[PDB]
Context: one part of a larger RNA
RNA sequence: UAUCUGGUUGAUCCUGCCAGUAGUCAUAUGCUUGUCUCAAAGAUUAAGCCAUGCAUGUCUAAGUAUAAGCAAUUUAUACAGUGAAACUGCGAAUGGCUCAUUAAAUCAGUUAUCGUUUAUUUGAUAGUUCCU
RNA sequence: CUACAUGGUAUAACUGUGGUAAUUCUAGAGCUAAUACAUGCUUAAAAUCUCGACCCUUUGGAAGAGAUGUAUUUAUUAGAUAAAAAAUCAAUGUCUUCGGACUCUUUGAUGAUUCAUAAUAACUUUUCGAAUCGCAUGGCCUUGUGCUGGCGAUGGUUCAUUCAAAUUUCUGCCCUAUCAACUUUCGAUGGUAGGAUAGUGGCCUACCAUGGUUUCAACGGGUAACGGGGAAUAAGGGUUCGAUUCCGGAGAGGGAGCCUGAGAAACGGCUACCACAUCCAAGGAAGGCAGCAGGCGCGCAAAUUACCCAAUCCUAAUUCAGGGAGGUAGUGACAAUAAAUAACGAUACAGGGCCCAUUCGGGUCUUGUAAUUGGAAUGAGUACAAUGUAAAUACCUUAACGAGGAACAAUUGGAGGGCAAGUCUGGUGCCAGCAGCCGCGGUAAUUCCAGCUCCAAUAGCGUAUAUUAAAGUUGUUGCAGUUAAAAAGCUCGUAGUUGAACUUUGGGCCCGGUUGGCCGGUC
RNA sequence: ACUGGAUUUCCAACGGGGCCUUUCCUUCUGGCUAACCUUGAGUCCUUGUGGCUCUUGGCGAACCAGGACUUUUACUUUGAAAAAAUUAGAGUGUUCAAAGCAGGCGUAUUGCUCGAAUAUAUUAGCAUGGAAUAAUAGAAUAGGACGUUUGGUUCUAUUUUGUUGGUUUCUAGGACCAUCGUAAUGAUUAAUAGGGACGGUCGGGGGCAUCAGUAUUCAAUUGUCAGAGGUGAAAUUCUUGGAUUUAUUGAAGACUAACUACUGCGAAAGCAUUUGCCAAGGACGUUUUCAUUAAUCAAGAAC
Numbered sequence: 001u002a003u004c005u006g007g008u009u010g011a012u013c014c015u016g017c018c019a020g021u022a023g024u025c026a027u028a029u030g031c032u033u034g035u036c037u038c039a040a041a042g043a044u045u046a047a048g049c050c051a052u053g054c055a056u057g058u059c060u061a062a063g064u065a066u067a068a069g070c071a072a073u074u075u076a077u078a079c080a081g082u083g084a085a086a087c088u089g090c091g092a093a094u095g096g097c098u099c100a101u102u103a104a105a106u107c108a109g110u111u112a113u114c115g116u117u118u119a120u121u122u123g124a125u126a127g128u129u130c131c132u
Numbered sequence: 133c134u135a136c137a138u139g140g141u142a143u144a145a146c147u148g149u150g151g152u153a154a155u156u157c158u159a160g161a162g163c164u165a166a167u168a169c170a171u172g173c174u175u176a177a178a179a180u181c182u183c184g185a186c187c188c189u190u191u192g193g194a195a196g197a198g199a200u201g202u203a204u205u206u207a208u209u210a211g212a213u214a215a216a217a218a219a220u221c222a223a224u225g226u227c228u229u230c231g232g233a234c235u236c237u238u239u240g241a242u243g244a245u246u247c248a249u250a251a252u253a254a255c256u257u258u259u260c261g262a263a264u265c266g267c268a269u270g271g272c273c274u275u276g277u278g279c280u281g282g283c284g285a286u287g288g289u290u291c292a293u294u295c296a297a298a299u300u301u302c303u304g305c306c307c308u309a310u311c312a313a314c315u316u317u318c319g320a321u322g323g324u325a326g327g328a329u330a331g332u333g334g335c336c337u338a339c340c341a342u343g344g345u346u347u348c349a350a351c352g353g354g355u356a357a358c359g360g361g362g363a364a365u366a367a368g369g370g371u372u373c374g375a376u377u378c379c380g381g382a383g384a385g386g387g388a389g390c391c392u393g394a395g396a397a398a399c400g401g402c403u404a405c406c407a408c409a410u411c412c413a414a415g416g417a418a419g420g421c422a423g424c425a426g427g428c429g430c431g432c433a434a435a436u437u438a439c440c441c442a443a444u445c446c447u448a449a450u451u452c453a454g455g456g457a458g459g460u461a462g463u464g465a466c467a468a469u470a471a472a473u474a475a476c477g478a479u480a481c482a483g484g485g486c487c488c489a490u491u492c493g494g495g496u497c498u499u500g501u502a503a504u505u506g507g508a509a510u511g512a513g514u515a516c517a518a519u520g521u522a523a524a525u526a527c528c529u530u531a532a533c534g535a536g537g538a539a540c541a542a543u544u545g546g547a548g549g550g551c552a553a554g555u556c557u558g559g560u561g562c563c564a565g566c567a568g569c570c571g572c573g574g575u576a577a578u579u580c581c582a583g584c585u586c587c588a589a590u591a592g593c594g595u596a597u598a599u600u601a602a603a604g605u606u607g608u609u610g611c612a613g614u615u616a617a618a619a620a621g622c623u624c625g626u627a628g629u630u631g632a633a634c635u636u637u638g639g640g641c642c643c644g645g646u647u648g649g650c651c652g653g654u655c
Numbered sequence: 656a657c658u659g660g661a662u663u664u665c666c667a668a669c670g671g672g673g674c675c676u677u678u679c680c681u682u683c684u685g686g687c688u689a690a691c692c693u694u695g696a697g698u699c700c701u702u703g704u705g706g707c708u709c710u711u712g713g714c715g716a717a718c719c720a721g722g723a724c725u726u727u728u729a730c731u732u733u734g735a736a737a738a739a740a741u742u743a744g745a746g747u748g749u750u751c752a753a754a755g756c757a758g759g760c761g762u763a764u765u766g767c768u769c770g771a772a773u774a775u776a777u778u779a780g781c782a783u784g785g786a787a788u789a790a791u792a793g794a795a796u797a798g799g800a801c802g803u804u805u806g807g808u809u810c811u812a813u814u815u816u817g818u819u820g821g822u823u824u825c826u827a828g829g830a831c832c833a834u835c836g837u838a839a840u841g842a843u844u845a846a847u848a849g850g851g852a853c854g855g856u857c858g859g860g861g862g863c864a865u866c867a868g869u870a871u872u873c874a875a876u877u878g879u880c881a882g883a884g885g886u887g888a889a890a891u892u893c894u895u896g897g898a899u900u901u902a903u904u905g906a907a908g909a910c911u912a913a914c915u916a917c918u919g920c921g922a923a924a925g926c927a928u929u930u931g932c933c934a935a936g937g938a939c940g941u942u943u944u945c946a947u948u949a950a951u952c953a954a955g956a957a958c
Stems, first nucleotide, its partner, number of pairs: 004020004021601004026597006035470001037468001041463001042430001048428003052425003057090002063087002069082002088449001097383003107304003112299002116297002122292003140169001146162002149159003179200005186193002201260001203256001205254006217824007227232001240247001262286001264285004270280003273276001306354003313345003320342008358380003362373004385406002388403003408419001410417002436461001438460003444457001445455003476506003479502004488493001513533001515530001517529001543589005548570002554584001556583004565572002621958001623956002628951003632844002638676006645669002650660004681723006691713001695709001697707003727790003730785002733782002742774002746756002758768003800837003805833001807831001809829004848948001849945002853940002857936001861933004867911002871907006882893002919926002
């Protein structure tokens, strides 16, 4: 934070719009620009095109080390510190970006699974395996 | 009559022999690991069940042989109930006082189940049931490297939990009829069965039916449409907006397809088509910035190819590594907050001077004027320091510096009306120009071009476009329609909207609350 | 401005919860148990009159308590389940402020301590208190309600007959059909709403048929003679085929004068000679009938 004013006539009161006035997490642009705090930002038009760099990798005492690795020194003649590479394991389905699609779709609030799957975390849980 | 003091091969890295202009291309030869791959032992007692050598005939009985973890697939069974007592057929279970008798009898959850769970008969290219690792090195007694034994890790089946997911019930979207019927194309609506799925379901398929939506707007079209939390506008009611910090969805040049995995129909994964398009030694090979920077293009329209994991938090085998998530600076008048550009004296006149007071006579503070003077004050900057920071930077603090007009010099619009502020001067003469609108300008222009002065807002002010208020000019609140725009020529009429009155009124109690009458006290 | 004030008869106002008045009903389980039937032992009677009492096990009126309870809805209250941010708003001296969610004491040599509220959502769903308004269901050929009446055919099985399985009896309950009982047995007005019947009227309301009126134009016949038409004034035109004027008679189509009005009727357009047929309508009257049947109307339709 309950207000209007200017323009039709010779003058009048109306209708009625045009114009003014105020604000915008509302964009641009113009001129101007000292200090503090705060700090949005290639959405609009082209979900158009992209050089280059970077953006996802990961190891504990506790899976795998004869590195012709490094230190060595061990007490160590299987190994024993540290440890590239590689295997194994996990992760890369999170994040971040954009708004093209989409109008009973999505989304919101409200329900349902007696309609399913679920790494992981947490808590439970396995005396039976061969053989007449 | 089985390794369990522990089964078996295979590969990488690596070694060496190589191909190619070229790539995170890889060949062939030789080695070697596992919590990789592939195998495969283990353990108490009982009970119950089938099969049954035989024994001995009645009440009839039995040695010993098998089978019984879990998971899978199918069928069957229990999973009881509102309150009572009998009679039988079938197949067998106790007992006793060998007649015939039975009593205490057991069973969870839900509103609800064919639920949890259990039982029987079997099924299965048979799921799981530790051949794993780190630290400890103690204890028995026959002293064997015997038996035993601690704290953890990684695994593992099923259930629960947690993090989720996938479908799902109810109601709710903007403009449009110059969209009235739509759906069953080649599933449209339902039924039965299957298939498929994690699972329901026309999800798909067979077969059968003819259903499903619609003026209470279906169906179609449009949207310069992702939904919401929210935003702008403040009498109320509304009107407009929401790409965008959070939630949800969707997508990764366009489409489809899929591999891997608990999870993706993933794109900083693959595969194909389409459209783009880079390298080449021309044989081939390779890329998807709607991540962060940066470039082109587009356009009125939007910043650095910077620093760092210190914070916030995520991931992994993981206190460590990594993280353009995120944070830091850079650019930045998008918005927003706070608010310097001056303050105070002296003098000289006017006098606001209340006066005294007959008169240039004159009390005396406080106004206004300056080519007149005086010192104080302060950060903008600048800069030792310390502070800040991951390192820096700025801020906050602070030595040395830093104010007198050409500086440390505020602007943007405007001065006829609406509208605050000129009748001043010069210029121009229906020209140039101004003017949202009314209008100004043709020779004394308050309106153009200017000097002066003046007004308004001020680190900000204008312009354009939109939008909200003003607008009771969209009106539910709340408009208008005889003549200003506007009652269909007339009546019927379906949808829609609306629709006379009346049915327990009146009385009588009970209990407990709440701001005032009084009053006291002190704030 | 502030507090405290509690009980009162000293007035008031206001609200919450309970009963009584024909009124708590509906449904359900619980409570105590009348009456009723029955077993069995007893007695009385101017009647078996079953009176009345003890007693065996059945049936549970009434009454009492508790939970659930809208015929079907709208509406309204109060709540739950509810994200932060943002909005509103409390606390707090970021030096003020926009903010932030911090902070505040002290022996500050090993400490103490208040916070991080609250409101909001107007749809729908869910839970809940209310029953005015507004809808809605029910007894009419009774195919109605209620019930300590009593049968029925069905369907379901608790528990008792060892256990399991099948069947069968009795028993119980649900549904349904009867039967008997209880009952004030069941139907609101009759709208200066609406419709329908009825009565006497009224009208230029309508359809078809029918009748009439003069006029206008034309024609036949007719008498007479020079103009006649038309206009502000003329002109075109017509005319000794006699125009115009007159007379008799006839044909055709239209119209419906005067009476005709601030009079009537109809939905509007519109409707005016007579009479006959046709079906219609308002108003009035009405102690007639139905009883909400109505108002207005996109689409659509008559005129």